[PDB]
The RNA has 18 modelled nucleotides. The PDB entry is titled "Structure of the RNA duplex containing pseudouridine residue (5'-Gp(PSU)pC-3' sequence context)". Method: solution-state NMR. The entry became public in 2019.

RNA sequence: UCAGUCAGU
RNA sequence: ACUGACUGA
Numbered sequence: 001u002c003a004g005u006c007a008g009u
Numbered sequence: 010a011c012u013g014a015c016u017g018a
Base pairs, nucleotide, nucleotide: 001018002017003016004015005014006013007012008011009010
C1' cells in the first nucleotide's frame, strides 16, 4: 500500500 | 461511512 475478518460510533 | 483491534500478500 492492498485483500479478508472482528468490535465500537 | 468513520475510528480502533486481528490475519494474509